Method: X-ray crystallography, resolution 1.7 angstroms. The entry became public in 2007. Shown are 22 nucleotides from a PDB entry: RNA. The entry also models magnesium ions. Crystals were grown from: 0.2 M MgCl2 + 3.4 M 1,6 Hexanediol in 0.1 M Tris-Cl, pH 8.5, VAPOR DIFFUSION, HANGING DROP, temperature 293K. The entry is indexed under Ribonuclease III, dsRNA, RNA interference, endonucleolytic cleavage, hydrolase-RNA COMPLEX. It comes from the structure "Crystal structure of RNase III from Aquifex aeolicus complexed with ds-RNA at 1.7-Angstrom Resolution". Protein in the same entry: Ribonuclease III. Primary citation: Gan et al., Mol.Microbiol. (2007), "A stepwise model for double-stranded RNA processing by ribonuclease III".
[PDB]
Context: bound to proteins that are not shown
RNA sequence: AAGGUCAUUCG
RNA sequence: AGUGGCCUUGC
Numbered sequence: 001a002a003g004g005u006c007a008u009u010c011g
Numbered sequence: 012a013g014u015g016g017c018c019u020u021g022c
Base pairs, nucleotide, nucleotide: 001020002019003018004017005016006015007014008013009012
């Protein structure tokens, strides 16, 4: 990097 | 729209 996951912020 | 931890895969 791409997929997933947990979390967080902004609209 | 961004970011971090974790799993996997790719180069």